Entry title: 50S Deinococcus radiodurans ribosome bounded with mycinamicin I. Solved structure of RNA from Deinococcus radiodurans R1, 709 nucleotides shown. An Rfam search finds the family "Bacterial large subunit ribosomal RNA" in it. Among the 26 different proteins in the entry, which are not shown, are 50S ribosomal protein L35, 50S ribosomal protein L14 and 50S ribosomal protein L32. The work is reported in "Ribosome-binding and anti-microbial studies of the mycinamicins, 16-membered macrolide antibiotics from Micromonospora griseorubida" (Breiner-Goldstein et al., Nucleic Acids Res., 2021). NCBI's taxonomy places the organism under Bacteria, Thermotogati, Deinococcales, Deinococcus, Deinococcus radiodurans. Keywords: Complex, NPET, Macrolide, A2058, ANTIBIOTIC. Method: X-ray diffraction, resolution 3.3 angstrom. The entry became public in 2021. The entry also models magnesium ions.
[PDB]
Context: one part of a larger RNA, bound to proteins that are not shown
RNA sequence: AUGAGUAACGAUAAAAGAAGUGAGAAUCUUCUUCGCCGUAAGGACAAGGGUUCCUGGGGAAGGGUCGUCCGCCCAGGGAAAGUCGGGACCUAAGGUGAGGCCGAACGGCGCAGCCGAUGGACAGCAGGUCAAGAUUCCUGCACCGAUCAUGUGGAGUGAUGGAGGGACGCAUUACGCUAUCCAAUGCCAAGCUAUGGCUAUGCUGGUUGGUACGCUCAAGGGCGAUCGGGUCAGAAAAUCUACCGGUCACAUGCCUCAGACGUAUCGGGAGCUUCCUCGGAAGCGAAGUUGGAAACGCGACGGUGCCAAGAAAAGCUUCUAAACGUUGAAACAUGAUUGCCCGUACCGCAAACCGACACAGGUGUCCGAGUGUCAAUGCACUAAGGCGCGCGAGAGAACCCUCGUUAAGGAACUUUGCAAUCUCACCCCGUAACUUCGGAAGAAGGGGUCCCCACGCUUCGCGUGGGGCGCAGUGAAUAGGCCCAGGCGACUGUUUACCAAAAUCACAGCACUCUGCCAACACGAACAGUGGACGUAUAGGGUGUGACGCCUGCCCGGUGCCGGAAGGUCAAGUGGAGCGGUGCAAGCUGCGAAAUGAAGCCCCGGUGAACGGCGGC
RNA sequence: UAAGGUAGCGAAAUUCCUUGUCGGGUAAGUUCCGACCUGCACGAAAGGCGUAACGAUCUGGGCGCUGUCUCAACGAGGGACUCGGUGAAAUU
Repeated sequence: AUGAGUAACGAUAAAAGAAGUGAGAAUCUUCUUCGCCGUAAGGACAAGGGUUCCUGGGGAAGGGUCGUCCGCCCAGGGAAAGUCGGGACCUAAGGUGAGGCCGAACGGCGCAGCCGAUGGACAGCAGGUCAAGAUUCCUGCACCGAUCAUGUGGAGUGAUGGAGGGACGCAUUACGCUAUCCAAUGCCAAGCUAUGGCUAUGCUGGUUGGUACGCUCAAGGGCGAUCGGGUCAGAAAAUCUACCGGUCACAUGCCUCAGACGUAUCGGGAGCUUCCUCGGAAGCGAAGUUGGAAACGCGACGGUGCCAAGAAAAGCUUCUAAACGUUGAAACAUGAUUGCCCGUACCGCAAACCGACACAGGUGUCCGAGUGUCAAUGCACUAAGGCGCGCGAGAGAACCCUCGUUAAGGAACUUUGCAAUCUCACCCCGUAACUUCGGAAGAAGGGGUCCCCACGCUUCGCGUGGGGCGCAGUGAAUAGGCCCAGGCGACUGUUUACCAAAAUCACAGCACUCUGCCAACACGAACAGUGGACGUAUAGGGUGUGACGCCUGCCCGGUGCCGGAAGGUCAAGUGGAGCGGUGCAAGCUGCGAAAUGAAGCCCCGGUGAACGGCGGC
Repeated sequence: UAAGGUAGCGAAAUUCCUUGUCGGGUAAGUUCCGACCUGCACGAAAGGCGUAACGAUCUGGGCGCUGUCUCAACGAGGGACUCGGUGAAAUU
C1' cells in the first nucleotide's frame, strides 16, 4: 500500500441558555439553572511518584475531536520545626559478627557484641495568614533537657553490677463523661414578606476553643506501713529485692482527677462597614439557654468468664562496689544563654502510585453529618465537599445488548425450569417425618402492617376502642420460593492465579510401626552447625484410615519385615604347600593351593488396619 | 495354587448381555424409587453397612410462578443508520 474514510473515540451520572476572550470556541472563563456521588465519586495519611504545586506566558507535538485550556512547553517563585515522624535512644524476626567451630578454593557456621520498626521511650496547645508552607512563620500563653550566675540548702553523690518496673491474651460487661448529633414560642442577627393564607410564637442563619485560678459538683480508678531473722537467695556487697515471723493491715482511710460548674482571660463568632484596579482588601462583632441522644474516644493498667495461656531492651524507681566528697554536696527557686542532622510543596481509591494508555482493574490506616426505616458503615433522598466520566449532532429500519408490560395456556421449552418470574423486612399465631435430643426450623401454613381521635401503659414508642381514605398501607428502595426422595462426602474449612470448587485435599477420631536422647527422622563442603526441641513414650517421626454406631472374616505359598541359627555359600587379609624365569653362586624374582576369613544370601519359624490373594463348564 | 468370601450390601459412582424381571410414580418413564438375585469383573481401616445435621455437591419427583415454551407483540434505553472532527486491524 489493501481492508477504508470502514470499526472505534474507553462505563447510559444528562445537560441548557446568557455573557466574556480570541485570528478562530459545542469544548476556555464568568453567571443562572439542571442531573450524579455523598461509609463517597467528600476528607486526612502511609507507600510510591518527582516540581506534576503557585504566577506569568505558549499552543508544534501528548490530549482518542476541538482547544484561546491542561497533570503538556518556557521562565520565576514556593517548601521554614528544641516540642509532629526519623536520627544523635532501645531492643524482635532477621542480618552481621574480634575471639571460636568447620570446609578442594571461593566459602559455611557461630557466644558476647553490633545492625535492624512493623513495636518500646519521649517536652505545645489556640488562632491568623503568601498566589503558592504551617503543631515549622506571625500572635497569646506553655513546656523539656543542657551550661552558667544569685540565693535556700545544708550535706553526700550514688555505676559497664543487684532489685523492682517497663512487661501485654481472647470474648463479654456495670458506672460516669467528652467528641458529636437532635428539639424548641431559650438567646442573637438580618431583613422580607405578596402567589389563596401567614404578618410572627412564619422564615433563614448563628449559639463556643485554649489557658489560669477556684474550700464548687463529680462517677470512675491506684494504693499497704512497718520492725526484725536466716545466710543457704540475687557472683561479692547492699540501707535495695526475695522468703520467714512480730504489728494495724474491717468499711474505712488515704491519693487521683475523666469531666462539669464558675470567675477571668486570649481567641473565635452570624454578619455588618467602607475601598474596589472585576473582584479581592482592611476595620468592627451579637448570643452563647433549656431538654434529649451517644462512641470503638477518655476515666483505666475497672469487672467477670475462657484456654489455645498471650515479646525484648532502654528510658524509669530503688542498692551498693569503686571514686571524689565530707568549709565549697543533692535537690529547689529565679534570671540568663542554649536548642544539631534529615522529612514537610503537589498527586495520594488515582489522569500525578502498579497496570506500555489521561486504561471500568489493583492499592495499608484514619475521619465519613442529616431525614426516614426494629438496629446499622444497610437501603432511599440529601449536607458539607466533589463531579457530569475530553468527540459532537441528528435519525427513530433490519440485527445485537440491557430493560418494562403482556390475552388464553403454564414447563408443553430443554440435555436440566438454563434463564427469568414467583418468595422477600418486622410483629403475631402456627409448624412434620427423622434425631446424636442440640436439631432439623424462617419447617410447612395463616394473620397484621396506613391516617386520625379517645383511654391505658415502662418513653422513643406500644396496647386497646372507635372513625377515615386508596386498587394497593415494609404504599417508593433494600430484603428466603418451598417440599418429598436418593448417590457422595460426617461436619466448618482447602484446591487446579488464567476452561475443573467436586464425590479432590485436609479434618477430629482409629490402627500399625519406629524412636531411651548427641533419639528416631530431616538440611548440610562437614568429627561444623541446626531442625526435631530448650520436647522425653500421656513425646516425637513415618504410614494408611477418616465424626458417630454395629462391626472389621478366610489365605503366611510368593515379596517385605521381625526373630532363629545345625548346615550350604561368600571379599579383602592372615597362610604359604608347591610350579616357573634368571644367575656359576649367594640371592633376586613371576604364579599360586589347602586351612582360616565378616556382614550378606540359601535354610527355619512367625508376621495382614504389611505388598498382597479369596478362581476354573 | 496357601487358600478359596464371615457379617453386611448387590443390575450399584461397580452390570457387559440391558431399556434385566416385577412393582411405584406418569396419559405415556432407555432415566429415578423399591424389591429380586443370574455379583461379565461388591465386601469389610486402598475399610463394609448404616447414620441426625451440613452442602453455590450430583440424581428423580411434587407444589408455586413465570416469555423456558404454543408464539410472539408493544414500549424503553445503548449501538447499528445519516452529517461534521480524529481514524485503526487481522488479511492480501